[PDB]
This is an experimental structure of RNA (THF riboswitch), with 89 nucleotides shown. Primary citation: Trausch and Batey, Chem.Biol. (2014), "A Disconnect between High-Affinity Binding and Efficient Regulation by Antifolates and Purines in the Tetrahydrofolate Riboswitch".

RNA sequence: GGAGAGUAGAUGAUUCGCGUUAAGUGUGUGUGAAUGGGAUGUCGUCACACAACGAAGCGAGAGCGCGGUGAAUCAUUGCAUCCGCUCCA
Ligand code: LYA
Numbered sequence: 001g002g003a004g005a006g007u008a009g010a011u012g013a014u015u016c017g018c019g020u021u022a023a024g025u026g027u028g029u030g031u032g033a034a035u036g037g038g039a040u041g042u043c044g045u046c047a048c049a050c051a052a053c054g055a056a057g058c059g060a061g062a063g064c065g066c067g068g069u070g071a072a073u074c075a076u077u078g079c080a081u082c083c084g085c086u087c088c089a
Base pairs, nucleotide, nucleotide: 001088002087003086004085009077010076011075012074013073014072015071016070017069018067019066020065027051028050029049030048031047032046033045037083038082039081040080041079057064058063
Other pairs, nucleotide, nucleotide, family: 005084cWW006036cSS006037cHS007078tHS008044tSS008078tHS019022cSS023055tWH023067tWS024054tWH024067tSS026052cWW034044cWW035042tWH042044cHS056065tSS059061tHS059062tHS079080cHS
C1' cells in the first nucleotide's frame, strides 16, 4: 500500500403481546443519553418535556380485523475522522 471483520440502527418474515375506553406509532421545537476493540461524533439512533395532527371496528362464540403498535427470534442490511485488530503485498 491492498482487502476484510466488527456499532447505533434500518427492512421484512414468524411468534407472543398491547391499544382500539386511543395508548403506542409518525411530525415540530427544546433538553439530554448511548453509539464497531480504543478515542471522538451527527444532517444517524434513543429518552424526556412541550405543541400540532391523526384512527376501524366486529363476531353467538372459539375468534377475525384495524394500528406507519411493543418485544423476542430469524433473514437481509449496516460507522464518519482517527488509532487498533486480521489477512495479503
Ligand atoms: C406516514 C404515512 C405515510 C407517509 C408518511 C408518514 C405516517 C403517519 C402517521 C403514523 N402515525 C401517526 C401519523 C400521524 O400523521 N399522526 C399521528 N400518528 N398522531 C408518506 O410518505 N406519504
Method: X-ray diffraction, resolution 2 A. The entry became public in 2014. It comes from the structure "Structure of the THF riboswitch bound to pemetrexed". Rfam match: THF (Tetrahydrofolate) riboswitch aptamer. Gene Ontology term of the family: tetrahydrofolate metabolic process. About the family: Tetrahydrofolate (THF) riboswitch was first reported for Ames et al. as an RNA motif in 5' untranslated (5'-UTR)regions of folate transport and biosynthesis genes in Firmicutes genomes.